The RNA has 35 modelled nucleotides. The entry is indexed under Fluorescent RNA aptamer, RNA. Ions in the entry include potassium and magnesium.
RNA sequence: GAAGAUUGUAAACAUGCCGAAAGGCAGACACUUCC
Numbered sequence: 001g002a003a004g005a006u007u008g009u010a011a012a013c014a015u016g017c018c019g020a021a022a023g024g025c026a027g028a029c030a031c032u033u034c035c
Stems, first nucleotide, its partner, number of pairs: 001034004015026004
């Protein structure tokens, strides 16, 4: 640097928010893979 990531993937998702829940919204400090 690219992709993971108009954010759940190969794997990984601090925290805040709406919601009973499933889900949804904001968030990339950093990490994972390949050069």
It comes from the structure "A new fluorescent RNA aptamer bound with N565". It was solved by X-ray diffraction to 2.7 angstroms.